HIV TAR RNA: 29 nucleotides with solved positions. The entry is an ensemble of 10 models. Keywords: RNA. It comes from the structure "Chemical probe bound to HIV TAR RNA". The structure was determined by solution NMR and released in 2011.
RNA sequence: GGCAGAUCUGAGCCUGGGAGCUCUCUGCC
Ligand code: L8H
Ligand code: ARG
Numbered sequence: 001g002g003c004a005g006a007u008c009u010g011a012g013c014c015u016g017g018g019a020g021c022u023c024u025c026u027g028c029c
Stems, first nucleotide, its partner, number of pairs: 001029006010023004
Other pairs, nucleotide, nucleotide, family: 007011cWH015018tWS018019cSS
C1' cells in the first nucleotide's frame, strides 16, 4: 500500500436496510 474479515473486540464513517472502506487487530501478500 493492496485484498479479506470484525467491533458480542475496539474506534471512526456512509446509510432506511446492509455492507464497504479506513484505523487498529488478525489473516494473506
Ligand atoms: N459492515 C456500521 C454502511 C453503513 C455500511 C453501515 C456495518 C457496513 O454498520 C458494515 C455498518 C456498513 C455499515
Ligand atoms: N460487515 C461488517 C460491518 O459491520 C464489517 C464491515 C467491514 N468489513 C468488510 N468485509 N466489509